[PDB]
RNA sequence: ACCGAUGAAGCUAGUGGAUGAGGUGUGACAAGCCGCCUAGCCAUACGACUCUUAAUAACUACUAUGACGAAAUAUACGGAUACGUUUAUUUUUUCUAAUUUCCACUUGGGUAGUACUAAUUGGGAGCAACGAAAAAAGUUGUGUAGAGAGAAGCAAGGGGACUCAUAUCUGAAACUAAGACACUUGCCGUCAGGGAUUCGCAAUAUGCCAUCUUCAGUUAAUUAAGGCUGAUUACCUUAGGAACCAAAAGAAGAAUAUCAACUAAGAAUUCGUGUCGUGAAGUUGUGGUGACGCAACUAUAACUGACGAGUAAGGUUUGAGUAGCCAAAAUCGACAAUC
RNA sequence: CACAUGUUUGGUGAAAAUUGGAUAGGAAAAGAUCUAUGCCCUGAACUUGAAAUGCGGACUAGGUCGUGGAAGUUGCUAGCCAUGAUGUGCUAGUCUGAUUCAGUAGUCUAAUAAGUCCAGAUACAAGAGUAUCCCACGUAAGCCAAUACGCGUCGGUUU
RNA sequence: ACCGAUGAAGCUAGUGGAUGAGGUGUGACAAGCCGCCUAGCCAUACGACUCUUAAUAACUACUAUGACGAAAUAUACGGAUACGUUUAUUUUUUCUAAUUUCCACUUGGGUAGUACUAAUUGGGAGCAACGAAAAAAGUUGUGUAGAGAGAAGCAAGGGGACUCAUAUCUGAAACUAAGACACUUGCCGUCAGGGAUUCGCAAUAUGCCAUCUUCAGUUAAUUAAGGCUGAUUACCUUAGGAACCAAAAGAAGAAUAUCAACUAAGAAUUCGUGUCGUGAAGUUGUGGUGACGCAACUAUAACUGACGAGUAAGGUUUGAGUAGCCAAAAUCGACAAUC
RNA sequence: CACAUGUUUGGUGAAAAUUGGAUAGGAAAAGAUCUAUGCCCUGAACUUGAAAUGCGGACUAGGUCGUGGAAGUUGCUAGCCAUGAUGUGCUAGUCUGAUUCAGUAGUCUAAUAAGUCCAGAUACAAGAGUAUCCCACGUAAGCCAAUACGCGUCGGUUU
RNA sequence: ACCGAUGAAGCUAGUGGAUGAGGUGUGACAAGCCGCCUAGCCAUACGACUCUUAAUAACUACUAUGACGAAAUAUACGGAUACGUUUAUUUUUUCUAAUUUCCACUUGGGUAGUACUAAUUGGGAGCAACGAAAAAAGUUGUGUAGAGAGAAGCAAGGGGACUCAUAUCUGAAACUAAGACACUUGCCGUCAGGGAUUCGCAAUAUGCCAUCUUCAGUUAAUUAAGGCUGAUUACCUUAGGAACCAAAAGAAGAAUAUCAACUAAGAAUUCGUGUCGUGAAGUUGUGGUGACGCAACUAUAACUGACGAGUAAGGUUUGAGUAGCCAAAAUCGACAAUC
RNA sequence: CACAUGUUUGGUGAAAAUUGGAUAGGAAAAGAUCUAUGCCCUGAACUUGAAAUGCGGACUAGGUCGUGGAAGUUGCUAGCCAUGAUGUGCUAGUCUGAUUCAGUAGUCUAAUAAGUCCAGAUACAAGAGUAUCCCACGUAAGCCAAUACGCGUCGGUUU
Repeated sequence: ACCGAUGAAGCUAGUGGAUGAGGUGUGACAAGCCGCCUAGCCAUACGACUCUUAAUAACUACUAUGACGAAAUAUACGGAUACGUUUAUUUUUUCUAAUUUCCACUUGGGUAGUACUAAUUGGGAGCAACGAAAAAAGUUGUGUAGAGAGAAGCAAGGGGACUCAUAUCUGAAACUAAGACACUUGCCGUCAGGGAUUCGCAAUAUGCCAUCUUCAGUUAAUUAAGGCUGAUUACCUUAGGAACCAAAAGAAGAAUAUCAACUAAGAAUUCGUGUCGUGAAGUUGUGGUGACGCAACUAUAACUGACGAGUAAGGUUUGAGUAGCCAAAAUCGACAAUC
Repeated sequence: CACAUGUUUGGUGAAAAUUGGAUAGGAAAAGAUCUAUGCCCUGAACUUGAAAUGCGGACUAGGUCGUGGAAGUUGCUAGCCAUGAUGUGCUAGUCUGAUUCAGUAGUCUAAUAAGUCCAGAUACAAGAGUAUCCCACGUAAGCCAAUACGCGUCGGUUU
Repeated sequence: ACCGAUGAAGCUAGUGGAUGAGGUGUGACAAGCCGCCUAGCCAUACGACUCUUAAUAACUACUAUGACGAAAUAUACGGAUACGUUUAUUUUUUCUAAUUUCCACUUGGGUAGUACUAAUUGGGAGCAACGAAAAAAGUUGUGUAGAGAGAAGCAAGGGGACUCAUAUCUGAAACUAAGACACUUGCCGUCAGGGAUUCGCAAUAUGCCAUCUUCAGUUAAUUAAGGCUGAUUACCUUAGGAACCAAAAGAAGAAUAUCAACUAAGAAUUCGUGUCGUGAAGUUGUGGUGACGCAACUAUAACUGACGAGUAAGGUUUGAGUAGCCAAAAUCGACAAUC
Repeated sequence: CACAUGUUUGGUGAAAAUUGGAUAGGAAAAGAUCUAUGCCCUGAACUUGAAAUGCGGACUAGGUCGUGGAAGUUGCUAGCCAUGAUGUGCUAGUCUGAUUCAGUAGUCUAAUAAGUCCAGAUACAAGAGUAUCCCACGUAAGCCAAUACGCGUCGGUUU
Repeated sequence: ACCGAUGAAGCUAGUGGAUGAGGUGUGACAAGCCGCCUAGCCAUACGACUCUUAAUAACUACUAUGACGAAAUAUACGGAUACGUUUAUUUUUUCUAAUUUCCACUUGGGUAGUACUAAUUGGGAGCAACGAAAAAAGUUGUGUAGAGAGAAGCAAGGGGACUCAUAUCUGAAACUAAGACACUUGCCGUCAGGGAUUCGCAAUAUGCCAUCUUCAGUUAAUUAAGGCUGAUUACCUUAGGAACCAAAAGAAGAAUAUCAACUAAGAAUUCGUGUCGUGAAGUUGUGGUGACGCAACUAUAACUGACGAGUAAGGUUUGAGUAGCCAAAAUCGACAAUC
Repeated sequence: CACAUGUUUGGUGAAAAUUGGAUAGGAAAAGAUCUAUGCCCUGAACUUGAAAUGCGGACUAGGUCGUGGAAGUUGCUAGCCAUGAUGUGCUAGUCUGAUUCAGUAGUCUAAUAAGUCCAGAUACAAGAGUAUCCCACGUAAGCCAAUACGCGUCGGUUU
C1' cells in the first nucleotide's frame, strides 16, 4: 500500500445467520416445538446492610453574599400600670452558594475487556437576580474543598428506525381590502389621594388550697451533641438563649361601676366605565330648650384625579349628532360600554 | 294642478355599508382592479366652445295641508289678509351647469403581493415513549438474500 | 204677604246636571276617554312627636262605699320545739265610684263657614248590687273636681234607600181535643245530716368551709318616687314594711331508731231514681291463747231524710194491678225510670 | 149436646186507645161536633105500660175437660159418689130488663175558638253592613225628565 | 256336709240390672230425657291454717364413716418487704347415712265398715362405693331413735280389659360363605416423657381532709339462736371465728426510673395416623467488632415412645409389591388412612 | 414367516374376585354343595403302562422391532458381526407330561345349620296411660241374656 479471510444485540469466548451447541418438553428420555442463542465475567455502576467518619455521595466543612429575629441607645405614638408599637443607628445569635446538572470531542486512570471514572475545551437544558407594572431575548451569575473500609446481592450496560414534543426553512388550495406606524376603545394594570374593614397584645382570681398574667438562663427545665445502657422517654457532662422551654422553685402582679361614644403614630387588605340628570334619610350654617323649620352644598350617597407594563379589537373619514331607545329619578334614573 | 299626509322639544347614541362623494346603470360579471355624468370636494398641466336644440339643477308661484284678525240676516262651516311642512310628481316663469388627467383606509404603502390557517421537508447529542418495532456490522438491493460500496479486525509486505 | 229668579254629595267659592272649567292621556301636545267635578279651607276633630304638668283625655286628684291582708288582746284545736291554725273584738298599711256612655230638642261658645264644643231637660243602651236557688221585668245606683303650651301631618266631616238584628201590631193555609189552674213524673236544683279525698306548713346539714329552716326594717337589701348622668342595671336623697325583699352581715336553730297504726278544732271538693228482694269479705255481741265457731244487724256494702228557684212532658179517669219482662242475688239481683 | 183445650204462685209493671162506660152498626163519612140499646154509672124534671108475642141478660143442669174413695174372675182402662176451668156455641128450665133529657180530660172552660209554626205591615235617633246601592235639595211623575207640591236662600213690599 | 235364697263400681244402707226410688227439666209442677243410681259415713288418708315442740313427717336429734377448710411445727421454692406457695405430721371449727322407697303373704292395731296403720319374712326398683380406662352382671352397702294437740275443709278410696315400656321363650319368609377363637386396621382410650398457654396473689395514695393494701374476734361489726315489740332492718342477751364480716375505732404500711429480657419448687388445661422424602427463617459448633461466612444436626419446624378398658369393620391367603396416583418439597411434599 | 408395537427408574400403594391354584367349558343352572385336565402346590393309601398315534407344555432358531464397530465411487439409507422386548400366532427342531382319593377363610368348625332382621306367644304385684274402654261378683255362653261352673254371704244340720 494492495490482495485474501472475516464481522452474534453489555464485554470476553464458542458456533457461524441452524434437523447444530444448547434449551424447552418428560419423573427421566425419545419425539415435537424453540434456537438473539449458549457459557463465563460483574465494577469507584446500582441500591438496601455493617463498622468507622465531620460526611462516608441530594451529604459534610468553609468563604462570599443575603435573610428572618432581638439587645441597647435615641425618636414618635399609645396603655390603668408592668409595659407595647413606629422609625433610625450600633452590636449580636441562628440560618443561608441559586443542579453535587447533562452531552460531545481530546488527553488521562482502571480492567484480559466492557460498562465505569478524572480533567481541559466547546455546547444543551434547569435555577436565581435584574429586566417588569408582562412572556421573552439578552445581561450577570449558578463559589471552593473533601466524601474510608467491609459483607451479601444484582444483569440493569449496543445500534438503528418510528411516533410525540421542540427548532429552522419551504409551500399550494381556502379565508381575510393584508402589513407596518400612529390614534381610539375595551380588558388588564400603575401612581397620588379618599372611604370601609382588620391589626396596632396583660391578667381580671382568691375561705384554705389554688387559678390566671408578665418576667429567661436557677446546681431548674428546654434544645442540641456526647457518655452510660440490653435500650431510653431515666441518670451524668458540655453548650445555646434568635429558635425550643414559665413544668417546679423564685420575683412582680391580677388595677378599674357598666353600656354607649372614642378607637393614636404606623401597618395590612379591599373598593373605580362614559355622557347627561336628580339632589337626601348625609354634611355645613342659622332660628329654636326641643319635636322641628329655613338655606346652601354634596352621588366622596365610595370612590375621585393623573397615567400606560402590556394585551385584544377597530377604515379612526363619511354614514350621523341620523335611526333606535328613553324622558324618570333612595330600588338613585336614562342611554351607551364590560360580563 | 293631481295624489299623499296629525304636530313638536331634549338626553344618550348605533350599525349595514363606505377604495374621494352623490345618483343612475349592467342578463345570468353587482365590483379597489366595471361604465357613464354640462354633478360636488381636493390636487396637477393646458385656454377652454358651448351656440340654438336637447338633458339636468336651484329658486319663485297655480300650490296642497295645518293656524289668528271683519261683517250679518232668525243664529248659522265658508270669502279677504298675515305662517310653517318648503312630502312626491307636474305645469308656468327666470337664473344657472361642458378643457384633460388623477384621488386605497388617520399616515405610508400592498392587493399576481402580504398575513392567517393548513401542510411538508430537514435536524448529531445534551427532551419523552410498560409489551412501539427491527438488527448475526451499516447502507443500497421494494423486506431478506445473491451482489456492490462503506466501516472494524487478522495474514506476504513497502514505510 | 204675595210675585220672580234660584238649589253640586264636609264647608266656602266656581260652573250650572256638560263636545264646558278641568282631569286623564302624551316626553310635551292634538285626538280619544272621563267629567259628583274643580279650586281653596282644616279645627278644643283624629292620632303619632316635643317641652311642661298631679294629669296634660281610658288619665290625675279627692270623697263615699267596700275588699284582700296582718298586728295586738282574748278564745279554741294542734306541733318535738321556734311556733301554726280556728273564731271574736280593737287598731292599722295598701288598693278601691259600678261608660270620662251615646241620641234628640232648646239656649250658649268658637269660626267667613262647617265639622267641633258647653249646659239644662227628656230618652236609648251598657255595667253593679238586690231580685235568685233561674232569664227577665222592676227597684236603687252608675259620685265630685281638674286635664297647659308647641311642632309636623291629615280629608276622615251630607242626605236617602236596601239587607241583617230588635220591638210592636195584624193575619191565611198547615199542625195540634187548644188555654188557664192545680197534680204527677223527669231534668235541674235547695236544705239538714253521713261517707270518701285533700288542706290544716320548719329545717333535717356539718372534717375545714359550707348547706337548709325560721326571724323584717340593719348607715343592709327590696319596692316606689326624685336627683346625678351621654344613659343606668352604678352612686346620692326621701319614704314604705299589707305587697316586694332573708343577697350580705346578724340572732335562734337543724330535735327525734324506722315501718305500720293515728291523722285534731276548723275548712274545701266530691258522692243520691222508684218498688221488691238478697244479707257478707262489713259492724256489734259472745265462746275461745289462736286458727276459727255461734248469734243478731246492716246495701250508711255510700249515700240517707225533707223539700222546690225553676224548667220540660203528660187526659192525671178507665184500659189495669191487665199484657210484657223476670223469678236470682259480691259482677249484689229483677222490673220500671235517666242517658 | 157439638167443637176447642196441659195446670198454677209471686215481684215489677206498660202502651194503643178512651169527649161518662160497654157492645154493635155505617159503601167509598169510621167520628167531641154520627146512629141505635127493655144495658151500666152520675145528675135533673115528670108517674111511668109493659101485657101476650118478639129481642136481650143472669143462674142452674144434659155438661165438656182435668182429680181421690169399693169390688173381682187367671191379673186386667172403665161404672157409682165427692172438685176447679164456671173456654165458645146450642138445648131445656126459672128469674129478670121499657118515662124523658143531659154527661169534654183532675177542675174550669174552648173546639167557626185558642195556641204553635209560618208570613206580612209598621218603626225618628240613640244597633251592624270592605267595593251594598242611588242622589246637581226632597217626594210624586214606573227609573230620569217635562211638570206639580214641599223645604232652603236672594229681590218691590205690608208689618 | 248337702240343699234353698242371694250378689250395685270406696265402705254401710236402700232398691234390685228400672215407665221404680230419685235426678234433670220448670219460677213451681206436668210432660219429655236420664237413671252406676240414691242417702249417709270420712280417717294417724290428703293438703293449706293455728298453738306448741328439738321436729311436729322430704323434718329433728345421735352414732359411724367421710369431706372442704385452717392453726401450729418442720420442709422446699418464691416475693422489694409485711408475707405467699408446695409437701409431710399433729391439733382443730363447720358440714356430712348413699329413698323417711314401693309390692305380696302372715300376725297385730283402729273403726259399725272401708280406705288407714305397725311388725316379721320374702321380693321389685332407685341410689352410693368398688368393678373401670366402658355398659352390665355381681359384690358390699343403703344405720339408729323420735316426730303433740286443735280448728276449718275434702270424696280423692273397687275390679277387669286394652295400648306403650320391660323380661323370657318360640318361630316362618327375606338377607348374609354364619358362629367361636386368635390377628390386623380404624375409632376410642391408658401410661411415661416433651412443647405451648394459664395459675403460683399486697397496695402504689397524700396541700388539708382523704384514698388504697394487709392484719380477726375490740364493751366493734358480722353470722346464728333467743328476748323486747304492733312489727324489725332498731335495742338487749348468749355463742361462733372453718364460713359471714376490715362499716367505725385501732395497729403496720403504700417501697422501687421505665421498657425489653427473666417468669421458680409445684399445679392445671391443651397438643399425636403409616411409609418414604425434603432439611431452615430453628439449634449447636467455629471464623469474625459486626453485617455475615463455613460446617454438622434437627419436622421435638410439637409432638415422640410404649401400650389396650373397650368398641366397629375385615377371608388376615392369593390377586400383588400388580393396577392407579405421584415424582416435589416453608403453603413442608407424595401416596395411603380418619372426617 | 405373518400381523401388532416408542423406551425406562423410584416412592406409596388398592379393589373386583378368590371354598387349595391355573385354564377351559355349560342354552335359558355361570356355582362351596357343577364337569373336565399326561397341569401346579399340600396331605393319605397302592406299584403304576404309557407304547405308536393323538393332545398339551417348555426351550432354541427362520425371527419381528428397537441399538454400536469397516469400506468407497462425485458424496450418498443399506450388506457382515455384537443386545433387550424373550407382544400374539405359525413353522421346523429336541426335551418333556398318565395310579387313586382328598383340599371351606389365619385356626377350629357350619352352610337342611347358625346369626341378623321381622313377628308371635306368655308374664301375679312392686313401670306409664287427661275424656283409653267395659263391669248390678268373675268366666264361658260371638257382646248381653237364658243357663253352667267358680267365688262371697245368710237359713235345717252333722262336727
An RNA structure (UCC118 Rool RNA) from Ligilactobacillus salivarius UCC118, in which 1494 nucleotides are resolved. An Rfam search finds the family "ROOL RNA" in it. Rfam describes the family as follows. Firmicutes, Fusobacteria (1 example), Tenericutes (1 example). Released in 2025, the model rests on electron microscopy data to a resolution of 2.26 A. The 2025 paper behind the entry is "Structural insights into higher-order natural RNA-only multimers".